[PDB]
Context: bound to proteins that are not shown
Molecule: rut RNA
RNA sequence: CACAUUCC
RNA sequence: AACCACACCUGGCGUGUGGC
DNA sequence: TCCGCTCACAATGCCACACGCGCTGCTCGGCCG
DNA sequence: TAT
DNA sequence: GCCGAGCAGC
DNA sequence: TTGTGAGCGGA
Numbered sequence: 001c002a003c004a005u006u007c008c
Numbered sequence: 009a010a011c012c013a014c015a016c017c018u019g020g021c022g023u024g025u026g027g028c
Numbered sequence: 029t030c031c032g033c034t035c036a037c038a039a040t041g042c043c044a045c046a047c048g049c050g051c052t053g054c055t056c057g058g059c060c061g
Numbered sequence: 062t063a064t
Numbered sequence: 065g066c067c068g069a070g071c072a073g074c
Numbered sequence: 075t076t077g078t079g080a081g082c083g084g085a
Stems, first nucleotide, its partner, number of pairs: 020049009029085011051073008
Other pairs, nucleotide, nucleotide, family: none
């Protein structure tokens, strides 16, 4: 930089 | 933060074979 | 060589039994979650 | 589980 | 020869 | 019990 699936 | 999610066990039944 | 005639299913149909749905040890056939 |  | 499943003794 | 495919004679 990028998908994004959050300890409710 | 309130709280929607965390509710229930069970009967009689079935498979196969045989009969006309 | 076709035509009666009947038997074994095929299946209305139910019924009977062995058993399994929640026995264990043995023996033959196929095994890199 | 990237059996 | 090693593991898994069906078959029987009842 | 109703029916059909398949023998099994049957002239």